[PDB]
Context: bound to proteins that are not shown
RNA sequence: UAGACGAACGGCGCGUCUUUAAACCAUGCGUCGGGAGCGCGGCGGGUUCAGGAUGAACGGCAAUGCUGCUCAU
RNA sequence: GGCUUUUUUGCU
DNA sequence: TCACAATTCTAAAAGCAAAAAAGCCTTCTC
DNA sequence: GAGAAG
DNA sequence: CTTTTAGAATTGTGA
Numbered sequence: 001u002a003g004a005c006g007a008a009c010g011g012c013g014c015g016u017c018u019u020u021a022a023a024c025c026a027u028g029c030g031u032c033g034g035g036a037g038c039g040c041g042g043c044g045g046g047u048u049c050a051g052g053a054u055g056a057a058c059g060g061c062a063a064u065g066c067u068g069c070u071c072a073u
Numbered sequence: 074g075g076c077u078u079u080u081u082u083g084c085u
Numbered sequence: 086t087c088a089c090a091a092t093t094c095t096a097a098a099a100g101c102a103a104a105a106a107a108g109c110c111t112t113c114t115c
Numbered sequence: 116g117a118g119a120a121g
Numbered sequence: 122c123t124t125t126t127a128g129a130a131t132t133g134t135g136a
Base pairs, nucleotide, nucleotide: 002018003017004016005015006014009033010032011031012030013029035071036070037069038068039066040065044061046058047057048056049055050054076108077107078106079105080104081103082102083101084100085099086136087135088134089133090132091131092130093129094128095127096126097125098124110121111120112119113118114117115116
Other pairs, nucleotide, nucleotide, family: 004021cHS005022cHS007027cHS008034cWW008063tSS016022tWS025028cWS035072tHS041064tHS042063tHS043062tHS051053cWW059060cHS110120tWW111119cWW112118cWW
C1' cells in the first nucleotide's frame, strides 16, 4: 500500500487484525441506498414437543437470491 | 422545527 | 337530638410585545 | 474523568 | 417565615 471481520446486503466512514475469522460494542459501531403486487424457496426470529441443555417438526413475519404475469417511469 | 425562571422596558 | 358559627381548606386575581441573563439531578469513584 | 444508581 | 376575597366543608359548642 492492499485483503478480511464488526445483528441481513452494497458504498463510504471508523475500530481491529493479516489470508484468518476473529477481537471491540451489546435493541450486538456510524451515515446513506434499495421500483411495486402475485409466485418459489428461505438468513433472522419465534411456537410446540420431547431429550435431559440436547434434538425433531412447524409456518403469522421475514435477509442475499430465482422463474413467470401486471404499471406510473 | 426551543422550554423554564428572573429582570427591565413599551402601549393600554 | 339538630342548628348557628368559628375554623380552615380550596380556588382566583387583563392583554400584547421588545431586550437581556441563568439553567436543565446528587454522588461516587479510583 | 465519564458513567451510571437511586 | 406577609394578599385579599369569597365559598364550601368540618366540629364545637349551644338548646